[PDB]
Solved structure of RNA from Bacteria abnormis, 959 nucleotides shown. The entry also contains Maturation protein and Coat protein, not shown here. Meng et al. published it in Nat Commun in 2024: "Structural basis of Acinetobacter type IV pili targeting by an RNA virus". The depositors describe the entry as "Acinetobacter phage AP205". It was solved by cryo-EM to 3.11 angstrom.
Context: one part of a larger RNA
C1' cells in the first nucleotide's frame, strides 16, 4: 500500500533522535437507537482500508471455461491502379563509385578535406496513396460474460442500532374539572411600532452602647521648629454605614399568632380526551384518625430556701456531753415556663374508615372390572357403663366417697371394617351451566368537543369421475440443423425475417442526466477539405451488423427499418384407480372349555380366505421331487447362411497440370589467384608498375537440356471378406518370386433365414418318498488278452480308458491279530457271492531230566495222651477231589488248611491220554434296557442242556 507521501512527536522538508501498522480507523468508537442484552436469524451504517480472507457489480485480467470479428489492430502474397494524386521501374526519391574543375589543413609524395558538375549501376531500396483505399486464402491479435481473484469496490466475519425466534425476567399526567410555577408584588428609570421587555429600589424615626474614618478648612488639646501646618499624637462630631437590647411605624393582596415569625385563597403563564369500595355473610357513621380547646394524672428547672429529718464544718463550752451559727443530703407545699398521659366538643375522612382488628368464590358425579354369594377363622375400629391411672386439705389418707378429662378396664350390648375353599355377566365418555363480534387503529382540538381516511378467509376437501373448455408434454420450433446477433416471442413451420431485453444513476422537469472506434464533403481553436480538439454531427465499415430517431448516444440500447450462406421432413406423443375409497371402516368371522372373572390371554372345531383331497388361512395341485432338448413345439439369445441399401471419403496404384528447388551444357558482362618476362627502386635480395603466355576459383545475365520433392485434378481396387495378402516349410535350381504342404485375415449397419449351440411347455422312462420307480444279477484292483467308441506314440503297429475273462485278491460281508503318523485311531493276512492256498519228505543208539514200585536217613504240619508246665515224649492222620471246622429254623468250599519237604540206593518205563482244557450253533431259563412299556427287539449280560471245530517233556552226541 497496492493512487501516493510513511504517518503518528522534535527538526523548515529530508538525511535524522524513538515506538504500532501496511493509508489512521484487521483488536474497535460513534451519529440514526422502543431490542428479548444466554444464543441464533433478518435489515441498516461504519468498517476491517476497503484484499486480512473471501463473492464482485470485470476495470486493468491471474489464469481457466465460452461467445464473436477484422484478417485493414498486425503481418505475409494477389488483384482492384477504377473514381482522384508524384507515383502504380523507361521517370520520381535520397545514392557509392567514375572523372573534371576549383578550395580549409598539415604541409607528409600529396592527402577529396570541401563543394559544384555530366555518367550508369539508380551501390541499395519503395512506387502507392486517398473509400475504414477495398477485397482476396492464411496466421497472430482483440473486446463481452462467469470461476480462481494481483487492485478498485460493496458486503459479511468486528462493531452500533432497529425486528424476529430455541430460552430466564423489566417499563404510569388525572380527581370532582386536576396538576405545575411565584405566599404575592409595589415604586423609578430606560429601550421599545404595537405589545412588550431591561436595570435599579422596596422601609422609617428617637435613645444607649459598641464599631467601621470616605469626606467633612472635621474640632479642641499637646509636641523641637515654623513663612505655610494636625507635620504628629489624644479626645470628640455629623452624614453617607452596621449591629445589639428596646420604645414606636411601615411593607407584603388580605388574612388570622408577634413590633417583625408559619398557614389559607384569589392572582400571572402553560398542558388535558381522564375515577367509584369484586359480591355476600358481623356491627358502628365514627370520642379512633389529625387539629384546637378545656379538666384530671405523671415530669420537667428556678422562686417562696418556705418546712421536718439528716451530715459536715466554725463558736460557747466540754467526756463535743449539750447548744448555737454555716454547708450540704433528703422529703413536702403552690406558683413563670414546658413535656406527657386520660377524659370532652368542633373541624376533615361516609362505596372510605373503625371494634370484632373474621370468612368463601366453581358446582355434580360417572367409564378407566370389581361386586355379591357360600363355609369357616380371627382381629379392630366406633357408642352405651364405670374411670384402671393421675391431681386436689371438700373432712380425711392418698391413688380415700366425690370433683376431670386423654386413656383404661367391664371381652357385657349394639353396628361396620378382615382372611381362606366353590360360582358366575359387567366397563374402559366427561359433558352442562362456562367463549368473542366490526377488529387491529387514528387525527385535530378551531382546549376539555367530534370523526374516520389503511389492513383482515371457505365450502364439504383430496384421490378422483366432485376444478380439468378433452387435457397436458415436447413446441414458433423439433426430428438435425450448422456457420449466424446472445435470450423469448411473432410472421414464415427448415432456411429467412420482425419485436421486448443485452448500461448506470437521479428528480424541480418532456420524469431527468451520462452512453464506442476509424475516415470522407465542411465550418471554428493555428490552419483550413478534414487532418490534434469542438460543432453542424450528411455519409460508410467495425467490435453481440448497419442506418438514423426525441432532451442523449447512436450498434444492440428510449425507439424504428433491412439483410448472409450449405442441410430431409414436419408437429409429435400420451392420459387413471380393489370394493370406489380416505379426511369416516367390514381388512376375517364364530362356537366350547380354562385362565375364579370379561375388554385380556391359551387350547380344540368350523365357514370364507383358489383348494371340507388336507386344515382353521399347513402340505400336493389328487402322487410328489428331480434327471434323461432323450422327443416335439413355441419364444428368446449365439453362429453361418443369399442378395438388396451401406462408405472411400480412409488407403493404394495410374495418369495429367501446376509450384519451387538442383545440375554449368553453351554465350555475353564482371573478379581474383598462381608461375615468367620487362622497367623502376635496390643487392646477401626484396617489392612495385606492364603483358599475355597457361591454370585454378567466382559472381551475373540470356538460352537450352536433366534430377528432387511439393501441391492440384481424374481414373479402378480398397467398408470387411473372396480374390488376394501375410508367415512358415520342401524342390538340383531358390534364401525367395516358379512348382507343393499348413495356418491366418466379412457382420459397423437394416436385412431374411440355416439338419448346428442357449429357454419355456409338451411326451416316455427311470432314483428317492407318500409310492413302486429299489431290496435280482453283485462288483472293482495288479499285468496282459480280446473288444477298444477316444487319446497317444510311430505308416504298419503298440498302450490304457468303457467292457469280460487267461491268475491272484475284498475294502462288498465275515475272521482274529498288528503296524504305519498312531490312536480324541490306523495298515496289512485268510475264508465267503466269482476265482481259489490247504499230502509228505529218516530211523536207531548212548547220556541228562521226569514218572513209579522197593531198601534207607532227616527235617516239618494236625488230632489226642502224659508230664515239667520248667515242653519233651508216645500214638495215631495227611485225599485215589477225602477228612478236619462252621452264623446253621434249608443246604452248599461258602472258606481254610491237611496238599508235606529234602534226601541216599539199585531198578523199570518215559505210551503225553485226562467226564482235562477253548471257541462256536441251537434251545431253555433268569437278568437289563428300549418298546407300541399289547406285540415285539437289543446285551444274547449271566446259568444250564445238546451239538460243531481246535489244543497236551525236552535237551545233548554218533550213523
Nucleotide at each position: 500500500u497496492u493512487u501516493c507521501c510513511u504517518c503518528a512527536c522534535c527538526g523548515c522538508u529530508a538525511u535524522g533522535g524513538c515506538u504500532g501498522a501496511a493509508a489512521u480507523c484487521c483488536c474497535a468508537c460513534a451519529g440514526a437507537c422502543u431490542c428479548u442484552c444466554u444464543c441464533u436469524u433478518c435489515u441498516u451504517u461504519u468498517c476491517u482500508c476497503g484484499a486480512u480472507g473471501c463473492g464482485u457489480u470485470g476495470g486493468g485480467u491471474u489464469a481457466c471455461c465460452u461467445c464473436g470479428g477484422a484478417u485493414c489492430g498486425c503481418u505475409u502474397a494477389u488483384u482492384a491502379a477504377a473514381g482522384a494524386u508524384u507515383u502504380u521501374a523507361a521517370a520520381c526519391g535520397u545514392c557509392g563509385u567514375c572523372g573534371c574543375u576549383u578550395c580549409u589543413u598539415u604541409u607528409u609524395a600529396a592527402a577529396u578535406a570541401a563543394a559544384g558538375c555530366g555518367c550508369a549501376u539508380c551501390a541499395a531500396c519503395g512506387u502507392a496513396u486517398c473509400c475504414g483505399u477495398a477485397a482476396u486464402a492464411a496466421g497472430c491479435u482483440c473486446g463481452g460474460g462467469g470461476u480462481g481473484u494481483c487492485u478498485u469496490u460493496c458486503g459479511c466475519a468486528g462493531a452500533a442500532a432497529g425486528a424476529a425466534g430455541a430460552u430466564c425476567a423489566c417499563a404510569a399526567a388525572u380527581u370532582g374539572u386536576a396538576u405545575c410555577u411565584a405566599a404575592g408584588u409595589a415604586c423609578g428609570a430606560u429601550c421599545g411600532u404595537a405589545a412588550g421587555a431591561u436595570c435599579g429600589c422596596a422601609u422609617c424615626u428617637g435613645c444607649c452602647c459598641g464599631u467601621a474614618a470616605g469626606c467633612c478648612u472635621g474640632c479642641a488639646a499637646u509636641u523641637a521648629u515654623u513663612g505655610u501646618a494636625a507635620a504628629a499624637u489624644u479626645g470628640c462630631g455629623g452624614c453617607a454605614a452596621c449591629g445589639g437590647a428596646a420604645a414606636g411605624a411601615a411593607a407584603a393582596g388580605g388574612c388570622c399568632u408577634u413590633a417583625a415569625a408559619a398557614g389559607c385563597c384569589c392572582u400571572a403563564g402553560a398542558u388535558a380526551a381522564a375515577a367509584u369500595g369484586c359480591g355476600u355473610g358481623u356491627u358502628c357513621g365514627a370520642g379512633a384518625g389529625g387539629a384546637a380547646a378545656a379538666g384530671a394524672a405523671a415530669a420537667u428547672g428556678a422562686u417562696a430556701c418556705g418546712u421536718g429529718a439528716a451530715u459536715u464544718u466554725g463558736c460557747c463550752a466540754c467526756u463535743c456531753a449539750g447548744g448555737c451559727a454555716g454547708c450540704c443530703u433528703c422529703a413536702c407545699u403552690a406558683u413563670g415556663g414546658c413535656u406527657u398521659u386520660c377524659u370532652u366538643u368542633u373541624c376533615g375522612g361516609u362505596a372510605c374508615g373503625a371494634g370484632a382488628u373474621c370468612a368463601u368464590g366453581c358446582c355434580g358425579c360417572u367409564u378407566u372390572a370389581u361386586u355379591a354369594u357360600c363355609a369357616a377363622u380371627c382381629u379392630c375400629a366406633g357408642g352405651a357403663c364405670g374411670u384402671a391411672u393421675u391431681g386436689g386439705a371438700c373432712g380425711u389418707a392418698a391413688u380415700u366417697g366425690c370433683c376431670a378429662a386423654c386413656u383404661c378396664g367391664a371381652c357385657u350390648u349394639c353396628u361396620g371394617a378382615a382372611u381362606u375353599u366353590a360360582u358366575g355377566a359387567c366397563a374402559u365418555c366427561g359433558c352442562g351451566g362456562g367463549a368473542c363480534u366490526u377488529u387491529g387503529u387514528u387525527g385535530c382540538u378551531a382546549a376539555a368537543g367530534c370523526a374516520a381516511u389503511c389492513a383482515a378467509c371457505a365450502u364439504u376437501g383430496g384421490a378422483a369421475u366432485u376444478c380439468c373448455u378433452u387435457u397436458g408434454g415436447a413446441a414458433u420450433g423439433g426430428a438435425a440443423u450448422c456457420u449466424u446477433g446472445a435470450u423469448c416471442a411473432a410472421g414464415a413451420a427448415a432456411a429467412c425475417u420482425u419485436g421486448g431485453u443485452u448500461u448506470c444513476u437521479c428528480a424541480a422537469c418532456c420524469g431527468a442526466g451520462a452512453c464506442a472506434c476509424a475516415a470522407u464533403g465542411u465550418g471554428a481553436u493555428g490552419g483550413u477539405u478534414a487532418a490534434a480538439u469542438c460543432a453542424a454531427a450528411a455519409u460508410u465499415g467495425u467490435c453481440a451488423c448497419c442506418c438514423g430517431a426525441a432532451a442523449a448516444c447512436a450498434a444492440c440500447a428510449u425507439c424504428g427499418g433491412g439483410a448472409a450462406g450449405a442441410c430431409u421432413c414436419u408437429u409429435u406423443c400420451a392420459g387413471u384407480u380393489a370394493a370406489u375409497c380416505c379426511a369416516u371402516u367390514u381388512a376375517c368371522a364364530a362356537c366350547a372349555g380354562c385362565u375364579u372373572g370379561g375388554g385380556a390371554g391359551c387350547u380344540g372345531u368350523u365357514g370364507a380366505c383358489a383348494u371340507u383331497g388336507u386344515c382353521c388361512u399347513u402340505c400336493g395341485u389328487c402322487g410328489u421331487c428331480g434327471a434323461c432338448u432323450g422327443g416335439u413345439u413355441u419364444g428368446u439369445c449365439a453362429a453361418c447362411u443369399u442378395u438388396g441399401g451401406u462408405g472411400a471419403c480412409g488407403u493404394c496404384a495410374u495418369c495429367g497440370c501446376a509450384g519451387g528447388g538442383u545440375u554449368u551444357a553453351c554465350u555475353g558482362g564482371c573478379g581474383g589467384u598462381u608461375a615468367c618476362u620487362c622497367a623502376g627502386a635496390u643487392g646477401a635480395u626484396u617489392c612495385u608498375g606492364g603483358g599475355g603466355c597457361a591454370a585454378c576459383u567466382g559472381c551475373u545475365a540470356g538460352u537450352u537440356g536433366g534430377c528432387g520433392c511439393u501441391u492440384u485434378g481424374a481414373u479402378g481396387a480398397u467398408a470387411a471378406a473372396a480374390a488376394g495378402g501375410u508367415a512358415u516349410u520342401c524342390c538340383a535350381c531358390u534364401u525367395a518370386a516358379a512348382g507343393a504342404a499348413u495356418a491366418u485375415c466379412c457382420c459397423c449397419u437394416c436385412a431374411g433365414c440355416u439338419a448346428u449351440g442357449g429357454u419355456g411347455a409338451u411326451c416316455g422312462u427311470c432314483g428317492a418318498c407318500a409310492u413302486u420307480a429299489a431290496c435280482u444279477u453283485c462288483u472293482a484292483c495288479a499285468c496282459c488278452c480280446g473288444u477298444c467308441a477316444g487319446g497317444u506314440c510311430a505308416u504298419u503297429g503298440a498302450c490304457c480308458c468303457g467292457c469280460g475273462g487267461c491268475u491272484g485278491u475284498g475294502c462288498g460281508g465275515g475272521g482274529g491279530g498288528c503296524u504305519u503318523g498312531c490312536u480324541u485311531u490306523c495298515u496289512c493276512c485268510c475264508c465267503c457271492a466269482a476265482a481259489c492256498u490247504u499230502a509228505a519228505c529218516c530211523u536207531u543208539u548212548u547220556c541228562c531230566g521226569g514218572u513209579a514200585u522197593c531198601u534207607u536217613g532227616a527235617c516239618g504240619c494236625c488230632a489226642u495222651g502224659a508230664g515239667u508246665u520248667u515242653a519233651u515224649c508216645a500214638u495215631g492222620g495227611a485225599a485215589u477231589c477225602g477228612a478236619u471246622c462252621u452264623c446253621g429254623u434249608u443246604u452248599a468250599a461258602a472258606g481254610a488248611u491237611c496238599a508235606g519237604u529234602c534226601g541216599a540206593g539199585c531198578u523199570a518205563c518215559u505210551u503225553g491220554a485226562c467226564a482235562a482244557u477253548u471257541u462256536u450253533c441251537u434251545g431253555c431259563g433268569c437278568a437289563c434296557c428300549c418298546a407300541u412299556c399289547c406285540c415285539g427287539g437289543g446285551u444274547g449280560g449271566c446259568g444250564c442242556c445238546c451239538a460243531a471245530a481246535g489244543u497236551g517233556a525236552g535237551g545233548a552226541a554218533a550213523a